Molecule: HDV RIBOZYME SELF-CLEAVED
RNA sequence: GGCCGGCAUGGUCCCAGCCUCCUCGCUGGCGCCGGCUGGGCAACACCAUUGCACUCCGGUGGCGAAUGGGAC
Repeated sequence: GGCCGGCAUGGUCCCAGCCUCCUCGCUGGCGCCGGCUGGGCAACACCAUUGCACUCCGGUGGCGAAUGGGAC
C1' cells in the first nucleotide's frame, strides 16, 4: 500500500491543519476497534560487517501514521 468485519456516522462545497518506506501528490491519505494480506530494500533508522575490488547483490524495521473551522 490492498481487502474484509464490527460499531459509530445527515448531505454538498470551501478553507486551514495533520500524517508518511508505499507518486510528498498539481488532490495521496487522515471516525473508533479488530483481523487477514501485498511490494520493496529506492531513501531513512537499526543490527551486523574493518572488508583487496575491478560482476548489481547482508538482514530487519515503519503505514502499529494522521482533525479543526466556515458556507449552503